[PDB]
RNA sequence: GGGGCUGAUUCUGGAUUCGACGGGAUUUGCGAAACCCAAGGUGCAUGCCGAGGGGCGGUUGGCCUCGUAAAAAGCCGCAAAAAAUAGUCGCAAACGACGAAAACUACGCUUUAGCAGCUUAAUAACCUGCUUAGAGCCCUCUCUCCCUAGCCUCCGCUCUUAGGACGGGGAUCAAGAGAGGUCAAACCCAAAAGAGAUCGCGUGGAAGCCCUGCCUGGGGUUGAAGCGUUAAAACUUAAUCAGGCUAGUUUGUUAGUGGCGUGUCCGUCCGCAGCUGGCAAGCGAAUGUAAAGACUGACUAAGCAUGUAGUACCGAGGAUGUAGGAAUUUCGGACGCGGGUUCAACUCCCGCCAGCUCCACCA
Numbered sequence: 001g002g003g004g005c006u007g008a009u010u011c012u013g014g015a016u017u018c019g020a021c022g023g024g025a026u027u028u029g030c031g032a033a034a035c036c037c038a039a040g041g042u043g044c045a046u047g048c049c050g051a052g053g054g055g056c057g058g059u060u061g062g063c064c065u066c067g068u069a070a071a072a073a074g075c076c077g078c079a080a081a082a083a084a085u086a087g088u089c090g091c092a093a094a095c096g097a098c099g100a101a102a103a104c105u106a107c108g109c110u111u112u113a114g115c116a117g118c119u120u121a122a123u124a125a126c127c128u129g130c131u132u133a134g135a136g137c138c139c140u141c142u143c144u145c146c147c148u149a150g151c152c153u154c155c156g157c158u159c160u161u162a163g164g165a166c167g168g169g170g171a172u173c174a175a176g177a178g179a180g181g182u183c184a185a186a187c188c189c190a191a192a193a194g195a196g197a198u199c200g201c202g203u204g205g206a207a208g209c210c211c212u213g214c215c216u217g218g219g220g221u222u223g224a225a226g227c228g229u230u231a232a233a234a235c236u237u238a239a240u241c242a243g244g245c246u247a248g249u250u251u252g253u254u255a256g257u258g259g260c261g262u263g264u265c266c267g268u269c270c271g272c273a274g275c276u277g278g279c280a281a282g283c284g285a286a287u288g289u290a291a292a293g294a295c296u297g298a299c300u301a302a303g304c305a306u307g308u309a310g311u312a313c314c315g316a317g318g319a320u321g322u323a324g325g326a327a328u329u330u331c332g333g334a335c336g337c338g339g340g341u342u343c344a345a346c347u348c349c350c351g352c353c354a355g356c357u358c359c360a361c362c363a
Stems, first nucleotide, its partner, number of pairs: 001359006014343001021332007037318001040314002051065001053064001057076003089099002091096001107136001110133001146169002151164002158196001202227001215243001250282001252279001270293001336352002339349002
Other pairs, nucleotide, nucleotide, family: 007353cWH011347cHS013342tWS013347tWS021333cWS028029cHS029325tWW031035tHH034323cSS035322tHS036319cWW036320cWS038314tHS044301tWS045299tWW045300tWS045311tWS046306cWW047300tWS049050cWS049068tWS051070cHS054077tWW056079cWH062064tHS067068cHS067301cHH070071cHS077082cWH078079cSS078084cWS084086cHS085086cWS086087tWS087090cWH092095tWS096097tHS104182cWS106139cWH106181cWW108135cWW112132cWW113129cHS114128cWW141178cWW142177tWS154196cWH155156cHS156230tWS158160cWS162192tWS163191cWS173174tHS175176cHS178179cWH180181cHS194195cSS196197cHS202228cWS209212cHS210239cWH212242tWH223224tHS227233tHS228232tWS233234cSS244245tSS249283cWW249285tWS251281cWS251287cWS253278tWS257258cHS257272cWH259274tWH261271cWS263265cHH263298tWH272291tWS298307cHH309310cWS310312cWS314315cSS315316cHS338350cWW341345tWH
C1' cells in the first nucleotide's frame, strides 16, 4: 500500500420492546360541558324598584325581605342563654370581705394482721387503715324507777276467751352488762285454738231495646234480685236480621243559570252535572252526555315593558353531541453513521468510522 471476514441474529429482506411515555386512527353504552333546541304536556306566567326594621348598641341598604308601598326580622354580639365574653370558673365585670361541692349510720387511747413508702430482699422508723378487737365518749332499754291489760294474737275481720320474764304511758337513773353501725337491706327465725258472724259482693236473675236507624218476623245473651251477708248453698255481660219507619236516596229530565268554557276569565255561532232543579217509576233498590277549545282585552297578577295554551318547567317525548371522559388498533425508540435496488432491508450492494486476518523487491 491491498484483498477479506463482522459491529442482537439467522431464516425467504415481510413481526407490535404484549405492556411504560409520546403521536395518530375506531366505537359510541353517557347526561348542559361528549352538545344544545325547550313546539309532549306543566299557567295568571318569561318579569323589576328608589328600600328600611330583632324592647336596648353597630350593621356589607344588606347571606333575613320588596310584584313597588316600606314591614313583620336576622348577624358581630357587650350585658344573663347559647364558644358568652365572667382571670378553675362562674358570681359582681373591675375587687372579693363572694360561690367555688367532705362526711365514717359520730369519736379519744391501745392490741395484733395487713397496706403506702424503704431495701438488692425483707425488718425496724415514719404514714395510712381501725373494714379484726379489751374497754369507753354513747343513744330506745336493762338487775335501777311509779303504774301495768292499753297492745302483739291461726289466713287480711275478733279489742279478746290463749300464750307475753317484762309487751305499753309521763317524772327521775344508784351501774359490771347487753340489743349497736366501719357500711347485713335482700336469702331466712316467735307460736296453737271455738268460727265467720258486723257488712255489699255469694245468690236465675231482666235494666237502658240485646252496640238498629220507634218497632216487629226465626234469634245468642246481660252487673247484684227471692235466701243471705269478709264466708256458710253454685253463673254467664253476649248475635243483632230485615221490612214501607219512601226517614236518607239515586233518578228520564230543557237551559241562560245559583255555577262550569277559549292559558284564570269577564262577548259570542258552539254549550256542562255535585248538592238542587217541572213531574211519573222503583227503595239496603233498573237508571243520564261525569265533557271543552276557537275569538276582543287588561297585562309585565296585585303600580315603569309586550298574550287567548309552551316564554316558566322537565327526563325520557325526539334530534343532539360544533367536544371532551372511557374500552381498542397502529407508529415512534433499542439493533455503528449516511446513500442506492426493491412494494418493503438491520439482515443485498456501495461509501465514512471501528475489531480481527491473510497478503510484502530480490540475488